[PDB]
RNA sequence: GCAGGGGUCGCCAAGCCUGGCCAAAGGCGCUGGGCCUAGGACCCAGUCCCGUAGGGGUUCCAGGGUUCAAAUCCCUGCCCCUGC
Numbered sequence: 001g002c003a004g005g006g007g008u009c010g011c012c013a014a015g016c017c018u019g020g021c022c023a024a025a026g027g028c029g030c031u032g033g034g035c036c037u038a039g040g041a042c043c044c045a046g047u048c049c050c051g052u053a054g055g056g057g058u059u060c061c062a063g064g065g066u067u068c069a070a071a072u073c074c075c076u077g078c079c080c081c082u083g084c
C1' cells in the first nucleotide's frame, strides 16, 4: 500500500452506501424476580449518567469541519487484522 479492511454504550455485533422516530437492534455477561426439569437451561424486567416518569445531560477510538440536523459526509492524530 493499486481486488484494500477495520476501531459502536462490560464482551460480541446491527447501523454507515442512501444524513433525520439513534441514547443508538439483537445475543451474551451483569442485577432482581420466576421457573423441580429445553437439563452446561428456559421465562419476566433492568442495565451510559440524573429523575418515579415526562424530560434533561453526555456518547459511536481522539480533534477539527461540512449540515437546520452526523455513528452515518470531508481533510485528519494514535491503533490494528484479510491484502488483481
Stems, first nucleotide, its partner, number of pairs: 005080003010028003020068001029047006048057003061077001064074002

Solved structure of RNA, 84 nucleotides shown.
The structure was determined by X-ray diffraction at 2.65 angstroms resolution and released in 2009.
The PDB entry is titled "The complex structure of aTrm5 and tRNALeu".
Crystals were grown from: 175mM Mg(HCOO)2, 13% PEG 3350, 25mM KCl, 35mM Na-HEPES, pH 7.2, sitting drop, vapor diffusion, temperature 293K.